Notes: Released in 2023, the model rests on cryo-electron microscopy data to a resolution of 3.08 A. Solved structure of RNA from Mycolicibacterium mucogenicum, together with DNA, 72 nucleotides shown. The work is reported in "Mechanistic and evolutionary insights into a type V-M CRISPR-Cas effector enzyme" (Omura et al., Nat.Struct.Mol.Biol., 2023). Protein in the same entry: Cas12m2. Ions in the entry include magnesium and zinc. The reconstruction used 180,921 particles. The depositors describe the entry as "Cryo-EM structure of the Cas12m2-crRNA-target DNA ternary complex intermediate state".

Context: bound to proteins that are not shown
RNA sequence: AGCCCAGCUUGGCGGGCGAAGGCCAAGACGGAGAUGAGGUG
DNA sequence: CACCTCATCTCCCAAATAGAC
DNA sequence: GTCTATTTGG
Numbered sequence: 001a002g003c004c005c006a007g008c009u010u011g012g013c014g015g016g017c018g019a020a021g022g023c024c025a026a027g028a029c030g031g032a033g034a035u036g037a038g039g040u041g
Numbered sequence: 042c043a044c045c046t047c048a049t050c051t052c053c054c055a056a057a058t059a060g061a062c
Numbered sequence: 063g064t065c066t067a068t069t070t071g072g
Stems, first nucleotide, its partner, number of pairs: 002017004008027006030053012054071009
Other pairs, nucleotide, nucleotide, family: 004020tWS007028cWW014021tWS016019cSS
C1' cells in the first nucleotide's frame, strides 16, 4: 500500500494478516440459470 | 482441458394425494 | 374430520 472484520458501494473510527472485533453516517438495490462470444493459462 | 471478462433472454406453479393428529 | 408435506403434470 492492499484485502478482511453483520448484505452491497462510498467514507470515518478501532483492529487482523488467515486471523481478528466491531461501532457510526450517506446512497442504491431483481435475483437465479443457461447459452453465445471475447480473452487469459 | 481450466480460468476470468461482457451480452441476451426466461422466469418467478399449484392441483391431487396421503398422512399425523 | 383439518392442517400439512409430498408427488406431479402444466